[PDB]
Molecule: TRNAPRO(CGG)
Organism: THERMUS THERMOPHILUS
Order: sequence, then structure tokens, then C1' cells
RNA sequence: GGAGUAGCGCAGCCCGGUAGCGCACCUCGUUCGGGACGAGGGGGGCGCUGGUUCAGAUCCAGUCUCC
Repeated sequence: GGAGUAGCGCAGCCCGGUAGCGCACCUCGUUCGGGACGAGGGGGGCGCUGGUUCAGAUCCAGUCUCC
């Protein structure tokens, strides 16, 4: 100066509304001669600790970590 969010890779934060996308994984069918396709699904509570708020990944303060 950037960045910590699902196993992996990422977006969401500005302009708070109860978390999303790709791959992986489960179901069904179609597939199968060089990493298949569609539809349907399951899983996280956002590094950690405070705070503001009806409500916080998102706002404020601070602490830990990787480059």
C1' cells in the first nucleotide's frame, strides 16, 4: 500500500436489511473413445475483540496475519 468472506478461487462493503458466484460436493435424467450437459440441491455467518444501530462483511475503534 493491498488483502483476510464455503474445501479452493473470488465478488459483496462506498449508498447497513439478516450472505453470493465459479470450481468441488449431493439428487435426477441425458451422457461416456481426451477433463460432459441441464434442472434441482447441500454446506459458511464473513480473521479476532469491542462499540454505533431495530439491524453490521458492510459504520466507528482496536488487536492478530499474509504478501